The RNA (16S rRNA, nucleotides 48 to 964) from Psychrobacter urativorans has 901 modelled nucleotides. Rfam match: Bacterial small subunit ribosomal RNA. Rfam links the family to the GO terms structural constituent of ribosome and ribosome. For this family Rfam cites "Crystal structure of the ribosome at 5.5 A resolution" (Yusupov et al., Science, 2001). The family has 99 seed sequences and 42,628 matches in Rfam 15.1. Entry title: Cryo-EM structure of P. urativorans 70S ribosome with 2 copies of bS20. The entry has 49 different proteins, among them Large ribosomal subunit protein uL23, Large ribosomal subunit protein uL4 and Large ribosomal subunit protein uL6. Method: cryo-electron microscopy, resolution 3.2 A. The entry became public in 2025. The sample was in a buffer at pH 7.5.

Context: one part of a larger RNA, bound to proteins that are not shown
RNA sequence: AAACUGAAGAGUUUGAUCAUGGCUCAGAUUGAACGCUGGCGGCAGGCUUAACACAUGCAAGUCGAGCGGUAACAGGAGAAGCUUGCUUCUUGCUGACGAGCGGCGGACGGGUGAGUAAUACUUAGGAAUCUACCUAGUAGUGGGGGAUAGCUCGGGGAAACUCGAAUUAAUACCGCAUACGACCUACGGGAGAAAGGGGG
RNA sequence: CUCUCGCUAUUAGAUGAGCCUAAGUCGGAUUAGCUAGAUGGUGGGGUAAAGGCCUACCAUGGCGACGAUCUGUAGCUGGUCUGAGAGGAUGAUCAGCCACACCGGGACUGAGACACGGCCCGGACUCCUACGGGAGGCAGCAGUGGGGAAUAUUGGACAAUGGGGGCAACCCUGAUCCAGCCAUGCCGCGUGUGUGAAGAAGGCCUUUUGGUUGUAAAGCACUUUAAGCAGUGAAGAAGACUCCGUGGUUAAUACCCACGGACGAUGACAUUAGCUGCAGAAUAAGCACCGGCUAACUCUGUGCCAGCAGCCGCGGUAAUACAGAGGGUGCAAGCGUUAAUCGGAAUUACUGGGCGUAAAGGGAGCGUAGGUGGCUCGAUAAGUCAGAUGUGAAAUCCCCGGGCUUAACCUGGGAACU
RNA sequence: GCAUCUGAUACUGUUGAGCUAGAGUAUGUGAGAGGAAGGUAGAAUUCCAGGUGUAGCGGUGAAAUGCGUAGAGAUCUGGAGGAAUACCGAUGGCGAAGGCAGCCUUCUGGCAUAAUACUGACACUGAGGCUCGAAAGCGUGGGUAGCAAACAGGAUUAGAUACCCUGGUAGUCCACGCCGUAAACGAUGUCUACUAGUCGUUGGGUCC
RNA sequence: GGACUUAGUGACGCAGCUAACGCAAUAAGUAGACCGCCUGGGGAGUACGGCCGCAAGGUUAAAACUCAAAUGAAU
Numbered sequence: 001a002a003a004c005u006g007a008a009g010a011g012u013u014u015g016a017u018c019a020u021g022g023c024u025c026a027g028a029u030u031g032a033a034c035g036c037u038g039g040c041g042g043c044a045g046g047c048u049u050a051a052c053a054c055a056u057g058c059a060a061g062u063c064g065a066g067c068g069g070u071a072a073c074a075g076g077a078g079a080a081g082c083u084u085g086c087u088u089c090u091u092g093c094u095g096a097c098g099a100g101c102g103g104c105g106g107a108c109g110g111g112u113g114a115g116u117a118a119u120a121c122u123u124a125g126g127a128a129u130c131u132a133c134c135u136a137g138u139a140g141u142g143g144g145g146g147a148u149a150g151c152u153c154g155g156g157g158a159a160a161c162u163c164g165a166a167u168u169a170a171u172a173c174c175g176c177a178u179a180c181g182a183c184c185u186a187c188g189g190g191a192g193a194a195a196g197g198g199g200g
Numbered sequence: 201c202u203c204u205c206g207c208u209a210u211u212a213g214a215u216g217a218g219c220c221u222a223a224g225u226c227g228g229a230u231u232a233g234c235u236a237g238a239u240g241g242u243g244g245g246g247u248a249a250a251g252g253c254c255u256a257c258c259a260u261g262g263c264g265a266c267g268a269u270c271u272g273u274a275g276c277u278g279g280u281c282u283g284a285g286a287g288g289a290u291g292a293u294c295a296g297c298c299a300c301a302c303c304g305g306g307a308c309u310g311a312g313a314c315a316c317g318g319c320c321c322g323g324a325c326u327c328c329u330a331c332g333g334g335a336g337g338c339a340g341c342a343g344u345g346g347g348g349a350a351u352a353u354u355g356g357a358c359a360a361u362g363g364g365g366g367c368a369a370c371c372c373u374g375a376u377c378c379a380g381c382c383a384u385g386c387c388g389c390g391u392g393u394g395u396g397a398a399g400a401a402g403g404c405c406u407u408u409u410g411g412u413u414g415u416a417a418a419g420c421a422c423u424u425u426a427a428g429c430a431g432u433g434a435a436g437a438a439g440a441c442u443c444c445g446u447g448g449u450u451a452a453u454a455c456c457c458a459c460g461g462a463c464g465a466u467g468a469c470a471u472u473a474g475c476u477g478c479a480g481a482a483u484a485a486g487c488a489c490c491g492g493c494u495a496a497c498u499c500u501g502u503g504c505c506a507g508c509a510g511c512c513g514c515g516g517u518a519a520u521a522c523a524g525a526g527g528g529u530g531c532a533a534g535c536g537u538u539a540a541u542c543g544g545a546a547u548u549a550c551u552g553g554g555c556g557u558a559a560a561g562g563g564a565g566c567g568u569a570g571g572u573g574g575c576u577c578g579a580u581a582a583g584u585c586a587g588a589u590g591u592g593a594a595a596u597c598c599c600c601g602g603g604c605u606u607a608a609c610c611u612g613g614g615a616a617c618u
Numbered sequence: 619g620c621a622u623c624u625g626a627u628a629c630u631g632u633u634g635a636g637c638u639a640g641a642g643u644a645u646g647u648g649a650g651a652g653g654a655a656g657g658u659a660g661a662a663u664u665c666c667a668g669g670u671g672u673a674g675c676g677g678u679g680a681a682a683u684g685c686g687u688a689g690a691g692a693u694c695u696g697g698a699g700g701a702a703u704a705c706c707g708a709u710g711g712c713g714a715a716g717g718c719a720g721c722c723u724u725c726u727g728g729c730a731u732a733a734u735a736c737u738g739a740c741a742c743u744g745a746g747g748c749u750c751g752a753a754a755g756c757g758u759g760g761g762u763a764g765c766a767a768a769c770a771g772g773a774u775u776a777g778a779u780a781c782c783c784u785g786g787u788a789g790u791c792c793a794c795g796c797c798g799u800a801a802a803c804g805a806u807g808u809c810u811a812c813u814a815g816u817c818g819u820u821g822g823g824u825c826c
Numbered sequence: 827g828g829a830c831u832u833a834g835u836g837a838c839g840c841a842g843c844u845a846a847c848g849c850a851a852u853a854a855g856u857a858g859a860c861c862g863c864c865u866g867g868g869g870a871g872u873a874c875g876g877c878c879g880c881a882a883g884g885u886u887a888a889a890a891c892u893c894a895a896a897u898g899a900a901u
Base pairs, nucleotide, nucleotide: 009025010024011023012022015901017899018898019897027542028541030539032538033537034536035535036534040388041387042386043385044384045382046381047347052345053344054343056342057341058340061104062103063102066101074094075093078089111300112299113298121224122223123222124221125220126219129217130216134213135212136211137210138209139208140207142176144174145173152165153164155162156161183190184189196205197204199202226272227271228270233263234262235261238260239259240258241257242256243255244254245253275297276296277295278294279290280289281288282287302323303322304321305320306319325336326335327334328333353379355378356377357376361375362373363372364371365370392422393421395419402413403412404411405410426483428478429477430476431475432474436469442462443461444460445459446458447457448456486531487530488529489528490527491512492511493510497526498525499524500523501522507514508513553864554863555862556847557846561861563750564749565748566747570743571742572741574637575636576635577634578633580631582630583629584626585625586624587623589621590620591619598614599613600612601611602610603609640740641737642736644734645733647730652726653725654724655723656722657721658720664698665697666696667695668694669693670692674685675684711718712717755796756795757794758793759792760791764790765789769785770784771783772782807860808859809858810857811856812855816837818835821832822831823830824829825828826827842849843848866893867892868891875886876885877884878883
C1' cells in the first nucleotide's frame, strides 16, 4: 500500500395502444422435511413440536499431614494346631481404606428459554457496599472448661429410621487475657480475637 | 532450637457479586385516564450497602397523547440471511448478560444460594408398604414412551487444555478431547486416459432410403488417485519422579523454596496424519426438464376423456403443453417438490411513489398542542463541524500474510464496530 | 455510536438592542341578492257572494276519469288567504363554504381602494376540539293559494305497483330546537415568491 | 374619449408539466411551510365496539372468503 466493486427484467386487463394497477416466475437462502437415487474423504450441524411422563447406567468428590479408631484388604511380628511346609490369632506395628467427626468443594463446570415489555438487555456513567481462593504488608497465634458422633447397653419399626442411659478426641464448641490496625465514642474512654498439623 | 501449611485482627490491590442514574428498545386508542404506602418530609426500625425496604405522624402529591394504564406477543445482545445502499426478516450452532430447575411458598448454611443432582411446608402425578407409614423429580450425558414432517450412541479416556481436594503419591470430572450414526450444509476427489470407420449391430426418425445415437461402441495400447491388501510411521508431550550443582534460608552442609543440568514415567484417539509398495478398468450415475417466461423436439397412444399447470394456458382424431420411446438441455453425489425469509416490488417510495379524470383533498371556517418562520449589530456555544482520550469485549464481515497436498477450516496483524 | 474536555460561529435553538419590506391598527370614501327583525307595493293562482249567458269546459298523439242544464267554461264587480318576487338579469355582484334576488326602515360583520400617522415578526399551517353547514327528514306550536311524495281513479301495455292524465294528503311557508349528510365540484387543501403576450368584464385609483 | 396601474372576475395562447385529455399568473409550471388522504376489484364505508340522535341514521372502521383482473385516456 491494501479494507473504498455495486443496481437487468419478463408473462398477464385490449381488436390494437399507452398508462395505472394487482397476481405469477426467473436468485440467494435453511438446525430444513418428503420423492427417485446414492462411491469416498475433511471441517461443521443434528428434538425448531410436548418447560409432556420418565425404566436404567453415570454426571461431586477429596482429604489419615485436623481427631477417636480398625469394618474389610495386604502385609510385619511372634502365638507357630505346625497339618514340616501346611499354617492360623494377637496386636493399628506398617502400606491403607468401610462407617462416624472436622475443613474445602458442591453457588463453577453443564442444561433450558417456561416466565419477563422491564429488579431484562445494549450503551455511557456513578456511590452507599461485601468479596472464600490469590498478590503485597503489619499485629498476633496464651491460657482454660464442659460437651458429643462413632463407639457400648437396652429398646421401637416391614422399611425410611428413630427414641432412651452412659460415654471418647479434636484445626468441633464456650469462656478469660492480650489489640498494629478495625468497631463505638458524649472522644473522657469503652469493649471485640485464634488451632494447631506436619520436615529435620 | 528452626522452616513450614493452616488460623485470628486488618490496610492495600486483583476478581466476583449487590445498588443506582440518562438514553435506546414489538403490535394495539375498536385500551384515556392510572395511582392512596400512593409522591415527598421527619423520628424509628431493616440491609453488607442507597432506598417506602418497613413503620408512626405530616403535606397532597406522583405518571399521562413525547402513549400513562390495560391487553397480545416475546428472553436481550455480538451476530445470521437477504439487499448496490438505505432498509426488511430473524436471535440455531460459537461467545456476553438475564431468568428458571415438577408447581406455590419459606428460610438454613455459606464469602457467595433463597441452591438443577441441598433443607422445610403444601400441592398433583409415579412407586414400595406387613396398611400405621415411606421414596421420587434426566430443561446434566446417553436412553425409553408420547407428539411430530423431523433430528443421533443407554460409546472410550482423563492422554491433552481446564475445574474440585491433597504436602505429595494419587482420586473425581457425560466439562473437555475423541469415537459410532445421518448427504443435514460447505469443500475436494473418483466413477477411468489416449487411438480408434465400409460410420459394426440394434433403437429412433425418414421422402425407405438416408440421417441420428456416434469416437459413442468393439478392437487396440496405457494409468491405478479413491476403495481394498502388505508394511512403514511422525505430531499432539508439557520432562514427571529420581540423582547432581547453585543461591535464599536457618544454629545449621539439615528441611523447604527457586533456578540450571542428567535422566526417560506418561497417547483414549489407534490397526493414527503421512510415506512406500501389491492386482487389475477392474468396486461406483443419477435427478429434473424440453409451448413461452427458460437452455432443450420429433414420433407413437389418447381424444376437453385419461391427465398437466408457477402465470398465460394444453387435452373436442396430424398434441413441440397429457402417458410412453428416441434425441437433447441443466446440474451431478446429488436432483426436484414443499415450507419460510429477503429480492425483484420505486408494490409503504427517508434514499425512492402519488392525490382533476386510473385509489386518494377533509363540506367550509376557526383555532389548542405541535411544525416552520423577515432584515441589521451584538452576547452564548445547546444543535452542527473538527481534533484529543476512553470505550465501542473475542469471534464473525472485509484487507494482507502464514499453516494444513488444494479447498472448506485454522490462524497473526490492520481496518471496521457510521 | 456514547461521555468527556478543547476549538470553529455560516446555519438552526436560547437570548440583548434596532429596522420596515410580512401581518395589523386610525382617519376619508365607494360597491354589493352578506346577515338578522319588521313593515309594505303590484301582477298572477285558488276559494267564496253577485250580474250578463248557454252547452259545453278540461285534457291528450287519440281518448277517458273530472267539472256542466243544481247554470260549468268565458266575461265582469266585490272581497278573504298563502307562497314567490317577471322585466331589470349579464361564464354579473356578495359570502369561508352551504348559499344569497320586488321596495323602505333599524341593527349588523367583511372587502375595495386614497395619502398620511402609528406598533414593529405580533406570521403561515394546523392532531384533537369547537362554529357554521343545500335538500329531504324529525319534535312542539301556527299557517296552508300553487305544487306535490304517499294514496285514489283514467289511459297505453302481454302485464305498467311507471313515463301521460284527472284529483290529492305529508312536505315545501313561519317560531323555536334536532338531524350534520350531497356529483357539499374547480371531481383541483391553505399560504407564500417567481415565470411571454392578447381581447373581455365588475368595484376603485391616477393621468392626458 | 383613450393610455397607466390595483384586488377579484372569465375566453384564448408560449415556455413548462401530463398516460393523454388538457392546465397554462384564477397552473395541474419552478420552489417552500403545514395539514388530510391512497396502496388491485369485490365483500364494504359492511359487521362488531365505542361516540352522537327522539328517530331516521351519521362518525370512527375490520376480518373470513372470492377473481385475475377491476380501471383511466386515446385510436